[PDB]
Context: bound to proteins that are not shown
RNA sequence: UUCAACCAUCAAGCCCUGGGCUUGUGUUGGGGACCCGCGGCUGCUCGCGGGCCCUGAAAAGCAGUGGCGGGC
RNA sequence: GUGCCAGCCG
Numbered sequence: 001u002u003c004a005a006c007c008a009u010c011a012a013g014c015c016c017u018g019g020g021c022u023u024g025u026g027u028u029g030g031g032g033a034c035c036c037g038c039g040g041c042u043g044c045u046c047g048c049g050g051g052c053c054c055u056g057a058a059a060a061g062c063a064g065u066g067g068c069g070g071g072c
Numbered sequence: 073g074u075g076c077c078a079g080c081c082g
Base pairs, nucleotide, nucleotide: 010024011023012022013021014020015019028058029055030054031053032052035050036049037048038047039046040045066081067080068079069077070076071074072073
Other pairs, nucleotide, nucleotide, family: 033051cWW034051cWS055058cHS065082cWS
C1' cells in the first nucleotide's frame, strides 16, 4: 500500500378519476424458559415456521445435505 | 472418483 459513500428519499403496471391495489427480496451470532402449527420418524425425537425474554458487533470441537458444469 | 471451485441449482 484509502476499513468512505453509493438500493426505489420512488418507479412501472391495474381500476379508469378514485386515490387505492400489485410488483420491485433487502435480516450479526449465540443463550434461556415455554405455548403452538405442519412434515417425517413404529414412536421418542428430528426438521420447517411462528409466540416470550436476555445480550457491547458478545463467541473455544461436535460439519450437516444431493446434483449440473469446471478443476485434479 | 475426489474435506477442490472467489460458479450455480436442489